This is an experimental structure of RNA with a sequence from Homo sapiens, with 30 nucleotides shown. The PDB entry is titled "Structure and dynamics of RNA repeat expansions that cause Huntington's Disease and myotonic dystrophy type 1". Released in 2017, the model rests on solution NMR data. Chen et al. published it in Biochemistry in 2017: "Structure and Dynamics of RNA Repeat Expansions That Cause Huntington's Disease and Myotonic Dystrophy Type 1".
[PDB]
């Protein structure tokens, strides 16, 4: 420094 | 009930 995975918390907008 | 941002915390596997 880039490629591919799970799993949280706050919070605007459309119908 | 259904649909899309914004902020933000934990996490494995390849180079």
């Nucleotide at each position: 420094g880039a490629c591919c995975u799970g799993c949280u918390g706050c919070u605007g907008g459309u119908c």